RNA sequence: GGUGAGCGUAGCUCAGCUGGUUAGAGCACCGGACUGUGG
RNA sequence: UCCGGGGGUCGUGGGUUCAAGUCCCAUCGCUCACCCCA
Numbered sequence: 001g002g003u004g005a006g007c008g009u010a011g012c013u014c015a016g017c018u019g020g021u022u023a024g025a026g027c028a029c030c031g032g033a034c035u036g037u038g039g
Numbered sequence: 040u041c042c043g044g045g046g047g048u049c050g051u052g053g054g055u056u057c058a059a060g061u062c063c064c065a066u067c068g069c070u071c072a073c074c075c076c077a
Stems, first nucleotide, its partner, number of pairs: 001074008011027004020057001030043003050066005
Other pairs, nucleotide, nucleotide, family: 009015tWH009023tWS010011cHS010012cHS010025tHH011046cHS016049tWW019056tWS024047tWH029044cWW033040tWH036037cHS055059tWH056058tHS
């Protein structure tokens, strides 16, 4: 390169009915609770 | 231990729709399998 099939949601792991009116969780980074010390 | 915070063009472009992360189409990328295999 050619032919298939299945995946693309935060930097990473992922949830979200062929639809519904203002997109979510952990990790990670960062700042504050708390007088210079442990995840 | 507890509270917030910056962050995403929902991979991209179109189509459908009053309304699209969701459905349709195309495109790009990742993955695996075949062709090939030095």